[PDB]
Context: bound to proteins that are not shown
RNA sequence: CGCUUCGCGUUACAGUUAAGGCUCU
RNA sequence: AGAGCCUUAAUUGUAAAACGCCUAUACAGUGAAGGGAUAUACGCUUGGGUUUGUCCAGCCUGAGCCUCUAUGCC
RNA sequence: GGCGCCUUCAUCGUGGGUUAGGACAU
Numbered sequence: 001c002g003c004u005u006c007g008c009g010u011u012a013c014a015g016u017u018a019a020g021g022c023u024c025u
Numbered sequence: 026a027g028a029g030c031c032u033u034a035a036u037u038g039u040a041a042a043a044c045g046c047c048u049a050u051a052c053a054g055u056g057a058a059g060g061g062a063u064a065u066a067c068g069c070u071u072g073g074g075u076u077u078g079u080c081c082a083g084c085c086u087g088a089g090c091c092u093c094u095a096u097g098c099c
Numbered sequence: 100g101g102c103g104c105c106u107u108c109a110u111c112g113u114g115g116g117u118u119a120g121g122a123c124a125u
Stems, first nucleotide, its partner, number of pairs: 010041015045117004051113002058106001059104001070088006078123004099100001
Other pairs, nucleotide, nucleotide, family: 009042cWW025026tWW043118tHS052114cSS055110cWW056108tWS060103cWW066068tHS066094cWW068093cWS076082tWH097101cWW
């Protein structure tokens, strides 16, 4: 040198909300 | 005016965070009898896994071991 | 006494440990 969770953060999927727009009409 | 999807933030839910190797004689849950400072093991000796080109550290663990290490919680 | 532990049925279970760190050779 080490045990241990609490988390935080990341990615992937599935949703929701808020802006800033492209297309149809 | 409405609809759809493009980006960026926030939010909710689920999953992954080594690959691999080794366990099947192993590991978790369930309920009951047993021991608990003359049990037991994170402690000692020797192995096994990780472990490979080879040797180890750490971690987990088998086996008598109790000399050394020591006790978690109300 | 309330955690762990020892066997023990049922164990239907299928679950568990380690995981890029120190040196030599390549």